[PDB]
RNA sequence: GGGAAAUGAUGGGCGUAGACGCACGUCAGCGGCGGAAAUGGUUUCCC
RNA sequence: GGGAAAUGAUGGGCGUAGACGCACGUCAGCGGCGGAAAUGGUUUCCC
Numbered sequence: 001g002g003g004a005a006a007u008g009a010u011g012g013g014c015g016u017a018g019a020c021g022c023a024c025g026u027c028a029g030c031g032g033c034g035g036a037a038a039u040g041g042u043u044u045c046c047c
Numbered sequence: 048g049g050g051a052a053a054u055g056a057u058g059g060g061c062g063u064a065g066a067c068g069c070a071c072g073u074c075a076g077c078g079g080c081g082g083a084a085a086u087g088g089u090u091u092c093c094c
Stems, first nucleotide, its partner, number of pairs: 001094007009086002012080001014078003018074004024068004029063003038057002041054007
C1' cells in the first nucleotide's frame, strides 16, 4: 500500500421538548373611530 | 305614540402591546439512525 470487519465524530434525515421571526384562525384588553345607510338609553325641539 | 337634534353607550370596523392553537422560515438541546444513500478517523484480522 491493498482487502475485509468492527467501531467512534460530523453531515443528513427520524422521534421529542424548546427559542425566535412570522402569515392565518381564535381570544381578552386598550385606543381612537363609528361616511352615504346599523342599534339601544337620556335630554331638548317640532308633530 | 312619531320625527329630528344633541349626548352618552353598543355593535361594526381600524390601530395596537399581546395570549393561545396551526402553516412556513431560522436557531438550537436531548435520544436514536446514519442505510444498496455524504465526509473525515481509529482499531483488529488477512495479504